Keywords: RNA-mediated retron Eco2 oligomerization, RNA BINDING PROTEIN/DNA/RNA, RNA BINDING PROTEIN-DNA-RNA complex. An RNA from Escherichia coli, together with DNA: 70 nucleotides with solved positions. The reconstruction used 574,158 particles. Lineage of the source: Bacteria > Gammaproteobacteria > Enterobacterales > Enterobacteriaceae > Escherichia.

Context: bound to proteins that are not shown
RNA sequence: AUGUAGGCAGAUUUGUUGGUUGUGAAUCGCAACCAGUGGCCUUAAUGGCAGGAGGAA
DNA sequence: T
DNA sequence: ATTCCTCCTGCC
Numbered sequence: 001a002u003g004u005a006g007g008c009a010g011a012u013u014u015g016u017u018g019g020u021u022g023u024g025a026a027u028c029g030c031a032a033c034c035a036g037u038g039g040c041c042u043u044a045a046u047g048g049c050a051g052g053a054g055g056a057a
Numbered sequence: 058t
Numbered sequence: 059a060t061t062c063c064t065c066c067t068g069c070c
Stems, first nucleotide, its partner, number of pairs: 016036009047070011
């Protein structure tokens, strides 16, 4: 002028479904409330039905 | 691991 | 207002 050391990342960040409502630089998110943790189909016309937007006589 |  | 014509959506 200063002064021992014995284990890290199985290497890194907001679990999720449906309904209803609201809302957003948005082919989809987010929030509230309700109900949850079963399964499942989806290219739907040139036809029918149900509608919507127009134009003419 |  | 009561007949057409065009186009679009949705279900099946």
The structure was determined by cryo-electron microscopy at 2.6 angstrom resolution and released in 2025. The entry also contains Retron Ec67 protein, not shown here. The work is reported in "Structural basis of the RNA-mediated Retron-Eco2 oligomerization" (Wang et al., Cell Discov, 2025).